[PDB]
RNA sequence: UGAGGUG
RNA sequence: GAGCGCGAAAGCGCUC
RNA sequence: GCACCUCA
Ligand code: 8OS
Numbered sequence: 001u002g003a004g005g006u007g
Numbered sequence: 008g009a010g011c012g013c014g015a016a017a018g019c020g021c022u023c
Numbered sequence: 024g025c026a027c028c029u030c031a
Base pairs, nucleotide, nucleotide: 002030003029004028005027006026007025008023009022010021011020012019013018
Other pairs, nucleotide, nucleotide, family: 014016tHS014017tHS
C1' cells in the first nucleotide's frame, strides 16, 4: 500500500 | 452503523 | 466502515 465492482 | 429526509405501513433516498 | 469478487 492501486484500480473497477458486489455484499 | 450513524445523521438527515421520504412513506400510513412495508420499504426507499441522500451523506459520512 | 467492515467482508468478499475481478485484474496485474
Ligand atoms: O458506511 C459506514 N458504515 C459504518 N458502520 N461506519 C462508517 C461508515 N462510513 C463511515 N463510517 C464510520 O466513521 C467508520 O468508523 C469510519 O471509519 C468513520 C470515519 O470515516 P471517514 O469517511 O469520516 C475518513 N476516512 C479517512 N478520513 C476520514 C475523515
Source information
The depositors describe the entry as "RNA hairpin structure containing 2-MeImpG analogue bound". An RNA: 31 nucleotides with solved positions. It is bound to 5'-O-[(S)-hydroxy(4-methyl-1H-imidazol-5-yl)phosphoryl]guanosine (8OS). Method: X-ray crystallography, resolution 2.51 angstroms. The entry became public in 2018.